[PDB]
Molecule: RNA duplex
RNA sequence: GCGUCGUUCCGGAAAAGUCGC
RNA sequence: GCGUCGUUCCGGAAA
RNA sequence: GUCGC
Numbered sequence: 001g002c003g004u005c006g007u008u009c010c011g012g013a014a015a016a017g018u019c020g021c
Numbered sequence: 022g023c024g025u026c027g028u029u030c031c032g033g034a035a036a
Numbered sequence: 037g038u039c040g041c
Base pairs, nucleotide, nucleotide: 001041002040003039005037007035008034009033010032011031012030013029014028017026019024020023021022
Other pairs, nucleotide, nucleotide, family: 018025cWW
């Protein structure tokens, strides 16, 4: 330098979760 | 039925 | 950040 695995953050997507109205 | 939070996957960014 | 070539 190119890739792996993560973690945190933002976003998005998805039958059965949580609180509220 | 509208909102909030979580979970799984995809993605973007960061040390 | 941790690991591989």